Record summary:
Keywords: PAZ domain, platform domain, connector helix, siRNA, RNase III domain, endoribonuclease, pre-miRNA, HYDROLASE-RNA complex. Solved structure of RNA, 32 nucleotides shown. Crystals were grown from: 0.2 M potassium chloride, 0.1 M magnesium acetate, 0.05 M sodium cacodylate, pH 6.5, 12 % PEG8000, VAPOR DIFFUSION, HANGING DROP, temperature 293K. The PDB entry is titled "Structure of human Dicer Platform-PAZ-Connector Helix cassette in complex with 16-mer siRNA having 5'-p and UU-3' ends (3.4 Angstrom resolution)". The 2014 paper behind the entry is "A Phosphate-Binding Pocket within the Platform-PAZ-Connector Helix Cassette of Human Dicer". It was solved together with Endoribonuclease Dicer. Method: X-ray diffraction, resolution 3.4 angstroms. The entry became public in 2014.

[PDB]
RNA sequence: GCGUUGGCCAACGCUU
RNA sequence: GCGUUGGCCAACGCUU
Numbered sequence: 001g002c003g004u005u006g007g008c009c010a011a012c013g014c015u016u
Numbered sequence: 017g018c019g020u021u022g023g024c025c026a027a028c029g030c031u032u
Stems, first nucleotide, its partner, number of pairs: 002029001004027003009022003013018001
């Protein structure tokens, strides 16, 4: 640096 | 609640 799942914020889109 | 890009931590995998 990448990937992956995993929470924690951003933003527009759905949805309600 | 979902999705999406976007950073900020976790964890094993690559990689160096």